Annotation:
This is an experimental structure of RNA (thiM TPP riboswitch) with a sequence from Escherichia coli, with 79 nucleotides shown. The structure was determined by X-ray crystallography at 2.9 angstrom resolution and released in 2014. Lineage of the source: Bacteria > Pseudomonadati > Pseudomonadota > Gammaproteobacteria > Escherichia. Rfam match: TPP riboswitch aptamer (THI element). On this family, see Rodionov et al., J Biol Chem 2002: "Comparative genomics of thiamin biosynthesis in procaryotes. New genes and regulatory mechanisms". Its family is annotated with thiamine pyrophosphate binding in the Gene Ontology.

[PDB]
RNA sequence: GCGACUCGGGGUGCCCU
RNA sequence: CGUGAAGGCUGAGAAAUACCCGUAUCACCUGAUCUGGAUAAUGCCAGCGUAGGGAAGUCGCA
Ligand code: HPA
Numbered sequence: 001g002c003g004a005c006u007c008g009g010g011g012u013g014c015c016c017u
Numbered sequence: 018c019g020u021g022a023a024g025g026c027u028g029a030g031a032a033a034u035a036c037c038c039g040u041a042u043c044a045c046c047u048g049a050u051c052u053g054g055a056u057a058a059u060g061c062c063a064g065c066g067u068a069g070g071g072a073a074g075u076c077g078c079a
Base pairs, nucleotide, nucleotide: 001078002077003076004075005074006073007039008038009037010036012033013026014025015024045070046069047068051064052063053062054061
Other pairs, nucleotide, nucleotide, family: 008072cSS009044tSS011030tSS011035cWW013031tHS013059cSS014058cSS016023tWW017024tHS021022cHH026058tWS027031tWH028030tHS029036cSS038072tWS041072tHH044071tHS048066cWH049065tWS056058tHS060064cWH
C1' cells in the first nucleotide's frame, strides 16, 4: 500500500402516466 | 376521483443472498420545509462541503 475476515455505521425517496 | 401492489424515474442501493461505508477532498446526519437549475415528480443536478457531526480490530499478500 492493497485485499480478506470478524464486528460495526448508514440510506430506503419520487410518480402512478 | 381518491390508495399503491405491480409498474415508471434517479441510483451502488429505494427491504435487498442487498448495496454502501468504518478517521473520512468519494457511507451518512445536521444546516434543510436552504439556495439556484432541471423534471411528469422528487437530494434529480449543482451549490452549500477543505462546513459541524459521523462507525476499528485481526490476519494475509508464497
Ligand atoms: N438513492 C438511491 N437509492 C437509495 C437511496 C438513495 O439515496 N437510499 C437507499 N436507496
The work is reported in "Validating Fragment-Based Drug Discovery for Biological RNAs: Lead Fragments Bind and Remodel the TPP Riboswitch Specifically" (Warner et al., Chem.Biol., 2014). The PDB entry is titled "Crystal structure of the E. coli thiM riboswitch in complex with hypoxanthine". The entry also models manganese(II) and magnesium ions.